[PDB]
Context: one part of a larger RNA, bound to proteins that are not shown
């Protein structure tokens, strides 16, 4: 070269794993935002002349959002501005404009139907009447135009009535009437959570509150309100838990005013015509060194002060204008990088423009501007209203009140020695030599002058407009950056989402192949096209194809 024993090792992945590469899904993450959110300023009421918020309609084509009312994406007129326009919206299809559109400001016209809803029913967005007038051939039908709800007040011949005026909406703020409970007390009932949340009524651009019957020790202090302080004080308090003032002082703001009675004028009403007795208006008077009335003497002589109401005007708000200074070269898909050389700045804030720009665009600094309505707290005027002193009368000075009691609320006071302020019950006064009040009560000494009313500012508070953030930046920031109080869920009260981005430019991919179509190949655009529209980034689970190594 072959056979045959023992004995030994190795390639095998149905399908696994781990590693790398590329991919799919999926929306992190980073960038973007002109939406959000916080302050601070502005501003601040609509409504029967029909509001607020809405049905329903309006376009030559009109789902929907916007805008509008049958005059309907709008009509007139004034102001504005200046080249474009007929809304988000391109198309089809036709107009508009330097004869000054569009747009934007302000007036005004229109403004279905429903809502306080109001002719009168109703199951809002329908439905049916009277009375005048219109219109159709118009008596019946219909339709258009006016005008008819209820309450109040007021003159008014209560009377046919007539005229003012309410009514109902508003985020939050303010007030009045009413007023919980979790909870704390490590249990709980006085006590706390609280007069808090809530509901009701009612203001208003603010509300309340206000001009001492105050404080409360000082012989003080001067109206209210709002912040600092006073001060966690002084008290309260199952003297637990907690609860928690005012004087004072400093500040913001500043302001005082009209009544009622006394007594006089008149005008009706009533009458037991009288110096009567009410009720209406006008006069006079308004305070606390108390004032007013009436009565006498002094002169009380120009004054002088003077609105919160009227009027005028600046200022201020709803639309705008002006508004300095660069160019060139160069890498780039694009300058604003980067180099040269200039230039402006009472403008170097800021945002854009293909990247990074004082000088490109828009602004900014500074300046300018209203025919029309709002405003108007400042300025000016007017106008209402105010402006004596002594004397001596005792006339008047807010009544079912003070004032005590009985019953509570309010204060820091929770029955306390418990005053003051308030008042549901009972009783029940004086008019200055009247009356509260300084913490039971009494005395001394002050201290204010109840029972009628308004009152600007400093103050609250943000729906709405503007400024600005060691504010978010799509799970964040309003619930909503987007057609959202929407879909949707719920009988309803009511609950309530999710969803943002291509590119500098749409240049959004003619044409061709394959397909029914999506879908995808070339082609083609772009700096890029795994920026291709289920589009920036494009994490992470998750699925997949190819590798390696491995079972």
């Nucleotide at each position: 070269g072959g056979u045959c024993a023992a004995g030994a090792u190795g390639g095998u992945a149905a399908g696994g794993g781990c590693c790398c590469a590329c991919g799919g899904u999926g929306g992190a993450u980073g960038c973007c935002u002109c939406g959000g959110c916080a302050c601070c300023c502005g501003a601040g009421c609509c409504g029967a002349u029909g509001a607020a918020g809405g049905a329903c309609g309006u376009g030559g084509c009109u789902a929907c959002c916007u805008g509008c009312g049958a005059u309907a994406a709008g009509c007139c007129a004034g102001g504005g501005g200046g080249a474009g326009c007929c809304g988000g919206u391109a198309g089809c299809g036709g107009g508009c404009g330097u004869g000054g559109a569009u747009c934007c400001c302000u007036g005004g016209a229109u403004g279905u139907c429903c809502g306080a809803a109001u002719g009168g029913g109703g199951g809002a967005a329908c439905c049916c009447g009277g009375c005048c007038g219109g219109c159709g051939g118009g008596a019946a039908c219909g339709c258009c135009g006016g005008u008819c709800a209820c309450c109040g007040c007021g003159c008014u011949u209560u009377u046919u009535g007539c005229g003012c005026g309410g009514g109902g909406g508003g985020a939050a703020c303010c007030u009045g009437g009413g007023g919980a409970a979790c909870u704390g007390a490590a249990a709980c009932a006085u006590c706390u959570c609280a007069g808090u949340a809530c509901c009701c009524a009612g203001a208003g651009g603010a509300g309340a509150g206000g001009a001492a019957a105050g404080a409360g020790a000082a012989a003080u202090c001067g109206a209210c309100u709002c912040c600092c302080u006073g001060a966690g004080u002084a008290g309260c308090g199952g003297c637990g838990a907690g609860c928690g003032a005012a004087a004072g002082g400093g500040g913001a703001c500043c302001a005082g005013c009209c009544u009622a009675a006394a007594c006089c004028g008149u005008c009706c009403g009533g009458c037991u015509u009288g110096u009567c007795c009410g009720g209406g208006c006008g006069g006079g008077g308004u305070c606390g060194u108390g004032g007013g009335g009436c009565c006498c003497u002094c002169g009380g002589a120009c004054a002088c002060c003077g609105a919160a109401u009227c009027c005028c005007c600046a200022g201020c708000c709803u639309a705008g204008c002006c508004g300095a200074a660069g160019c060139u070269g160069u890498u780039g898909g694009g300058a604003a990088g980067c180099a040269g050389c200039g230039c402006c700045a009472g403008a170097g804030a800021g945002g854009g423009u293909g990247a990074a720009a004082g000088c490109c665009c828009c602004g900014u600094a500074g300046g300018c501007g209203a025919a029309a309505g709002g405003u108007g707290g400042g300025g000016g005027g007017a106008u209402a209203g105010g402006u004596g002193a002594g004397g001596g009368u005792a006339c008047c000075c807010g009544a079912g009140u003070a004032c005590c009691c009985c019953g509570u609320g309010g204060u820091u006071c929770g029955u306390g020695g418990a005053g003051c302020c308030a008042u549901g019950g009972g009783g029940g006064a004086a008019u200055c030599u009247g009356g509260g009040c300084g913490g039971a009560c009494c005395a001394c000494c002050g201290c204010c002058u109840a029972a009628g009313g308004c009152u600007a500012a400093g103050u609250a508070c943000u729906c709405c407009g503007g400024g600005u953030g060691a504010c978010c930046g799509a799970u964040a920031g309003c619930g909503c950056a987007c057609c959202a109080g929407u879909a949707c869920c719920g009988u309803g009260a009511g609950g309530g989402a999710a969803a943002g981005g291509u590119g500098a430019a749409a240049a959004g991919a003619a044409c061709c192949c394959c397909g029914g179509g999506a879908g995808g190949g070339g082609a083609g655009u772009g700096a890029a096209a795994u920026a291709g529209a289920g589009c920036c980034u494009g994490a992470a689970a998750c699925c997949g194809u190819g590798g390696g190594c491995u079972u």
Molecule: 23S ribosomal RNA, nucleotides 1 to 552
Organism: Thermus thermophilus (strain HB8 / ATCC 27634 / DSM 579)